[PDB]
Context: one part of a larger RNA, bound to proteins that are not shown
RNA sequence: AUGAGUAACGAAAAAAAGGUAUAAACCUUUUCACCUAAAACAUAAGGUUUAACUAUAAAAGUACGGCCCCUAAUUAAAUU
RNA sequence: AAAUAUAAAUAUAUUUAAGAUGGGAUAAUCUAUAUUAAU
RNA sequence: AUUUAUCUUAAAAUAUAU
RNA sequence: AAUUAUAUUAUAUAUUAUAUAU
RNA sequence: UUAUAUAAUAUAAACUAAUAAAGAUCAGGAAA
RNA sequence: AUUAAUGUAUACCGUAAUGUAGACCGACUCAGGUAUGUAAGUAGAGAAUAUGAAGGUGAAUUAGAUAAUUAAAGGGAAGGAACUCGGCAAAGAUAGCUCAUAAGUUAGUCAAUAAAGAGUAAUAAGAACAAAGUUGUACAACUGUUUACUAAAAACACCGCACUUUGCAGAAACGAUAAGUUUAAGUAUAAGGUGUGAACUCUGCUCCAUGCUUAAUAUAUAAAUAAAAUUAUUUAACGAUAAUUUAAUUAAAUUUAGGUAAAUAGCAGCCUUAUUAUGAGGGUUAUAAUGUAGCGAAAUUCCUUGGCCUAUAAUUGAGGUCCCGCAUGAAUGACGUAAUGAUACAACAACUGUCUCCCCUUUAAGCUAAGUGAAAUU
Numbered sequence: 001a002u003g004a005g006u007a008a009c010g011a012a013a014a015a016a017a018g019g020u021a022u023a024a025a026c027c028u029u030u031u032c033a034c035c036u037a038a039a040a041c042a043u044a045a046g047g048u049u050u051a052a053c054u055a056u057a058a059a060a061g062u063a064c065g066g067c068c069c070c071u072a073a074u075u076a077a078a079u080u
Numbered sequence: 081a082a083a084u085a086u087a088a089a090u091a092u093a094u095u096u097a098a099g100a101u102g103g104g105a106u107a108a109u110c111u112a113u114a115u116u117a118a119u
Numbered sequence: 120a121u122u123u124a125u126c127u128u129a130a131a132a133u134a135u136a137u
Numbered sequence: 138a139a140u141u142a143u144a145u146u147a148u149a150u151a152u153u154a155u156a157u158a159u
Numbered sequence: 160u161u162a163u164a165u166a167a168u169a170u171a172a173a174c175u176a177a178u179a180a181a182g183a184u185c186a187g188g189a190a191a
Numbered sequence: 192a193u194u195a196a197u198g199u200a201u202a203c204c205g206u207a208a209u210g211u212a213g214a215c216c217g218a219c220u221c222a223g224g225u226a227u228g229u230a231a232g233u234a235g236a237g238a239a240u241a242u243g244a245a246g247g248u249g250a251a252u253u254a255g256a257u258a259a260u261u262a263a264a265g266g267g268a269a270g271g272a273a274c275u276c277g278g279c280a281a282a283g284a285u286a287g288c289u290c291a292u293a294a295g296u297u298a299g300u301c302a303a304u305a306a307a308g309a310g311u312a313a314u315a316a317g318a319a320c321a322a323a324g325u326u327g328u329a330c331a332a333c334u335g336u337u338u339a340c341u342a343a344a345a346a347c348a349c350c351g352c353a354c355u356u357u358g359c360a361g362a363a364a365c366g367a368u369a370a371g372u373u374u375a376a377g378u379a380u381a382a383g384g385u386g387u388g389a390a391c392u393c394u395g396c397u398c399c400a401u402g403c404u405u406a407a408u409a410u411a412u413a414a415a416u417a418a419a420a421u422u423a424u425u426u427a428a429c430g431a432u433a434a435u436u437u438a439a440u441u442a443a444a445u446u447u448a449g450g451u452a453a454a455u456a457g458c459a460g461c462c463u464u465a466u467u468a469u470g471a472g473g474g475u476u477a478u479a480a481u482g483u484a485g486c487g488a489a490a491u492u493c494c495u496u497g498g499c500c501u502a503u504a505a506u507u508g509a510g511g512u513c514c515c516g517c518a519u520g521a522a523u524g525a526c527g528u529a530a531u532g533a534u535a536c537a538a539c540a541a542c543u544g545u546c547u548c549c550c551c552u553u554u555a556a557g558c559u560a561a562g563u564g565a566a567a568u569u
């Protein structure tokens, strides 16, 4: 190359108006809807930082953890 | 001299050091972990 | 400090009845 | 000087009044 | 006007923490 | 460890967001996998089920269209399993509470959430969610386990039963091979192995073979010795070097005799007989023993769709029963129950779009437009 502009676009609810005389797909507002012992809020582990980011994730300790002290399972070119 | 055993590797037993998933002081009328003496 | 329970009974209390 | 009655039943807090300290 | 005791009133349901006393067999860690 | 005394100018490190996921594991922004506490209210027994305050979402495909056709649903006249391998799937719930609850049986509301029935509610009906009938048979007692990705059972396990080893400087297992370890800080009512697999009722016969076990100076042999001798061969003899015999005390082993089958194993034939039939009986033979009690066309039955019975309009299926048991049988356990089973077969009721016979409808595609854009093949 051919199959082929084919199958598929991986459970789903969308609308509008404006950002923006550029937007089905991004932001904002409003309506509707789905999850709700959850698709929520806190977290653990893991990780190309993926974040409300470089002008960055602020801890003497009491519902902070680590570190640290001590051990289990267990390990150890250690030991006698 | 010699922990025991073993072609070498190493293995075993004992000690010793490691090993969190566990233990671990005081406290909002705030709280004090440390060094030392003895017992 | 495995698990598991917090029963009964008794007691205190408001009506009865006092 | 009853029987029933059904609930209450160990804990944690503020309040009031005391009480003891001042 | 602290201090602590003392009695006084003061809800239903959960759930929680310190408590006590308690049933079984499957007899329930270490170490500073 | 304890007081007491004296200190104490406060290290480092995690800290975002993501965490039922587009931010980890799954080759993908992958309906898979992924730990923990929370987790409005109103309901209720409840974290069930409905809703959902707040919160957080609405997505790397849209827009139309809704042919045939497929998936996922809803409804269905008269039938009512006629489907079919087989009621597979679907259908079917007359409180969920409180009563009430049989036969059987291992006595355990096991059975049982029994089934039906009842009251509270309801009388045309008018959320979701739990709740899905009964009986026979085979097999397995059970609750469990197993082929992660085709097999969940009738396999495994099990509790019990038996057997068997081992006295603990033990049996077992591991250990280039040991020390040593586990067995066990246990000690025969223990540990290891092995078979069967709760319990009832029961477990007959044989050591043939094969092993195990016991005792036999029955009993072959291997290595191992002083000896000194025939040997050879060599030498000139001395000597030397081989071979070869020959005395001493013979193993385990095997053989042989026990024993041992809940070790491994094994468990006859022919003929003939009470007018016919059968065959208690009779006769032979044969074995180590000669299949015992059960049970039996069984998951065992070839013939065979066996005969008969029920069940059906009609049955190679099912249950019962019969026993020329091709080729059952006792821990490879026998037989019979209860209970249990997502096991298998059959029967009944109820119910159904499974079917007579399909019809209709909803959603996702399919079809058309726009965007991005595979694959096996050749």
Base pairs, nucleotide, nucleotide: 001569008563009562014031016029017028018027019026032249033248034247035246040229041228042227043226046209049057060111061110065204066203068104069103070102074098075097076096078095080093083092084091085090114197115196116195117194118193119192121183122182123181125179129146130145132143134141148176149175150169151168152167153166154165155164156163157162184187215224216223232242233241252561253560254559255558260556262554263553264552265551266550267549269547270546273545278542287320288310289309295301297389324539327536328535329534330532331531335347336346351387352386353385354384355383356382357381363373364372365371392525393524395458396457397456400455401454402451403450404449407446409445416438418437419436420435421434422433423432424431425430459476460475461474462473463472485519486516497513498512499511500510501509